[PDB]
Context: bound to proteins that are not shown
RNA sequence: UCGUGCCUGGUGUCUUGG
DNA sequence: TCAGAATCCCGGTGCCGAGGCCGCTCAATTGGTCGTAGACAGCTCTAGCACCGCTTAAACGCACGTACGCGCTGTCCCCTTCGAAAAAACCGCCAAGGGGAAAACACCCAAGACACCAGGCACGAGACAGA
DNA sequence: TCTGTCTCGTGCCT
DNA sequence: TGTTTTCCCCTTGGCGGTTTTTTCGAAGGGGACAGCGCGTACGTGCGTTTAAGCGGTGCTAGAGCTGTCTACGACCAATTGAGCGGCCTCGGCACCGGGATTCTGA
Numbered sequence: 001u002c003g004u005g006c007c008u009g010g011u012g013u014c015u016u017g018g
Numbered sequence: 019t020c021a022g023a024a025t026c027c028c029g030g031t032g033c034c035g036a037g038g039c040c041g042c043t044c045a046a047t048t049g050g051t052c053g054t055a056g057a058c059a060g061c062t063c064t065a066g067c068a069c070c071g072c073t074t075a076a077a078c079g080c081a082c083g084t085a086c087g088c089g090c091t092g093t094c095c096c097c098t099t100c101g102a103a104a105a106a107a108c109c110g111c112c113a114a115g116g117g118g119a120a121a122a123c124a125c126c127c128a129a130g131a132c133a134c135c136a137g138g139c140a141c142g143a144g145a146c147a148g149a
Numbered sequence: 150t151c152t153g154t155c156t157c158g159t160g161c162c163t
Numbered sequence: 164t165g166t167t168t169t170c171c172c173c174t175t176g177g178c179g180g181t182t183t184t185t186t187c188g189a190a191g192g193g194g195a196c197a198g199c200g201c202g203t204a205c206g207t208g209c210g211t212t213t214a215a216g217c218g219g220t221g222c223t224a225g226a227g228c229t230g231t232c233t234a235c236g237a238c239c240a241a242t243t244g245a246g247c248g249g250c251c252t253c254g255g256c257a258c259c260g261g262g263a264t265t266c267t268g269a
Stems, first nucleotide, its partner, number of pairs: 009135001012132004017127002019269047067221031099189003103185010115173010138161007147152001
C1' cells in the first nucleotide's frame, strides 16, 4: 500500500393441474 | 332517244369450323389349306323354230268426197305481278338461375418431462517428411 | 534448400 | 376432421333485335272467247298387195345328263388395312363498299 461486475437457449411433442 | 335507280355484279377484308391428312388401334383382309361339288364340257336326243312358199281372201292402199278442225287475229275482261308496310316468328343476347370448390375456425390458464442444433464428399492449404 | 502429396476441413450438396 | 361460409363455375328463360313472313293496292298484260281463214282427217267406193296360216325339212341347237377337276366355302393365324380420334388453318362464307347493267320514266 490495493477498486473489475447481469449473464442467461430457440424449437416441437406426450403426461398431468383447476 | 337521254336520264336515273335498281339489282346485279364484284373487291375487299375478315372471321372462323369443317376437312386434309396424320395417327394408332382391332377386326377385316390376307397367306397359304381342305374338302367338295359346280361347272365345263361335251356329248346325247330331239321341239321348236327358220324362213321359205303357196293358195287363199281379207286387208291395204288409193283416190275420192266434203266437212269440222286447227290456229291465227282480235278484243274484252280481269287476274295476276310487283311492292308498301304492317305484323308475323325467329333469333342471339344477356341475365339470374342452380350448383361445386376454397379458407377459416376450433376454452382459459398453470406445471413437468424427454427428443431434437442436416448428412456426404472433391478440392485448397500446412508443414511433416522424402531426395 | 527443395517438394509431391497425407491428412483436414471445407463449399457445395440434397 | 368437421363445418360453414364465400367466389366462380356452368345453366335458361325473356325480349329486343332482327328477318321473313301477311296482307292489301294497282293495273297491266295474260286468260280465253269470238271471229275469221285456211286446209286437214275424216268416211266411202274401187283397185292392188301380201298375212293368215297352213305346210315343211333343214339341221340343227334347245335342253338334257353324266363323269372330272378346278374353284370356292370353310378354315386357321397373322399383322396389316381401315377407321375415328386428333389438330390446325383454308377455303369458304359473311359484311360492306363500289362499279356495272339496264330497265323503265320523260

Annotation:
The RNA, together with DNA, has 269 modelled nucleotides. Ions in the entry include zinc and magnesium. The reconstruction used 105,420 particles. The 2022 paper behind the entry is "Structural basis of nucleosome retention during transcription elongation". The depositors describe the entry as "Pol II-DSIF-SPT6-PAF1c-TFIIS-nucleosome complex (stalled at +38)". Among the 26 different proteins in the entry, which are not shown, are DNA-directed RNA polymerase II subunit RPB7, Histone H3.2 and Histone H2B 1.1. Method: electron microscopy, resolution 3 A. The entry became public in 2022.